RNA sequence: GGCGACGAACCGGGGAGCC
RNA sequence: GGCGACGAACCGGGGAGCC
Numbered sequence: 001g002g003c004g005a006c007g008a009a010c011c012g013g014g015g016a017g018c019c
Numbered sequence: 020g021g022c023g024a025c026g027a028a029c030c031g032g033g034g035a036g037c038c
Stems, first nucleotide, its partner, number of pairs: 001038003010032004017022003
Other pairs, nucleotide, nucleotide, family: 004035tWS007033tWS007034tWS007035tHS008034tHS008036tSS009033tHS014026tWS014028tWS015026tWS015027tHS016023tWS016024tWS016026tHS017027tSS
C1' cells in the first nucleotide's frame, strides 16, 4: 500500500473465470 | 502484471485476520 464484521482464514456446495 | 481445474465468480457454514 491492497482486501476484510457490506464477512478474513478454514470447510462444504459449486464448475471458468477474477483482480 | 498477479490469482485460478492443486478449482474463478457465486451460495452455505464460518467468525478474525489475508496478501